[PDB]
Context: bound to proteins that are not shown
RNA sequence: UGCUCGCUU
DNA sequence: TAACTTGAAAGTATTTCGATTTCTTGGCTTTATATATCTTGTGGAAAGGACGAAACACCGTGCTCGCTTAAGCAGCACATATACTAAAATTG
DNA sequence: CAATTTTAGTATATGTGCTGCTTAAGCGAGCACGGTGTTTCGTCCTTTCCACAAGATATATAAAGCCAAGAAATCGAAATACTTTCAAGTTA
Numbered sequence: 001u002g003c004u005c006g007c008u009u
Numbered sequence: 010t011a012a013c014t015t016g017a018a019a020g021t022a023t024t025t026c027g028a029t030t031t032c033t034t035g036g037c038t039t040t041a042t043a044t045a046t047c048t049t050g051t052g053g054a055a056a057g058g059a060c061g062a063a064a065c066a067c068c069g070t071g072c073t074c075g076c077t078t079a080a081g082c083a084g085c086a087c088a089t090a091t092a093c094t095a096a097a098a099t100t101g
Numbered sequence: 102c103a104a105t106t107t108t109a110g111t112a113t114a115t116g117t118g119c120t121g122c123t124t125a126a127g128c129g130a131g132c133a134c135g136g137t138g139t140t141t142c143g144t145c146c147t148t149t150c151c152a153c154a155a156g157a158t159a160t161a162t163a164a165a166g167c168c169a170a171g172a173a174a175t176c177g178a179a180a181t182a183c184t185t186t187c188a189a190g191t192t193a
Base pairs, nucleotide, nucleotide: 002132004130005129006128007127008126009125012191016187019184022181024179025178026177027176028175029174030173031172032171033170034169035168036167037166038165041162049154050153051152052151053150054149055148058145059144060143061142062141063140064139066137067136080123081122082121083120086117087116088115090113091112092111093110094109095108096107097106098105099104100103101102
Other pairs, nucleotide, nucleotide, family: 003131cWW011192cWW012192cWW015188tWW019185cWW040163cWW045158cWW046156cWS046157cWW047155cWW047156cWS065138cWS081123cWS084119cWH089114cWW
C1' cells in the first nucleotide's frame, strides 16, 4: 500500500 | 478235617554294563618396555564435473477448459415485431 | 375512372440483457505480494594420488581361567537268582 478478519459506535 | 510237600506266577535283589560325568593334560589370554621393518589401510590433496542456485527472460495452464451463482431492485436501452394505417396498383 | 386489396412505412408498444447503486465511522491484528524454463556461475565432492602410520612379527613371565581329547567312575537298569505265595493234590 491492498485486502481480510474480529470487534465499540 | 487239617498238614505237609508238591508247581508255577509276583516281585524284591544284586551284579555287571553302557554312557555320561568328572578329572587330568595342553596353551593362550592378559601385564608391562623397548628393539624394528614389509605390506596394507588411512588421512590430507587436486584437476575435472556435475549439480544446484541465482540472474536474463517468454508463455498462458502441465493438456490449451470450463465452472457456478447469479445478492436485490431499478431506471435507461434496443430488438423485433408487428400492427395499423395510409398510399398506390388493380379489376370492374 | 374509382373502390378494394396489398404492401410498405414508420411508429409505437412490450420485453430482456446492461449498468448502477446498497450508513457513519474508530479501533486492533495477520498476511502476502506471478514464475518458469534457460543460461551462467560457484562449489564440493566421485575417484586417483602422497605420505604416514602401524599389523605382524620373537620373548619372560610370574599368575589363574578357560575350552576340548583321554582315562576312571559310578549310576541306571537289565537279565537272571531267591524267597513268598498261592494252586492243587497228596498222607493221612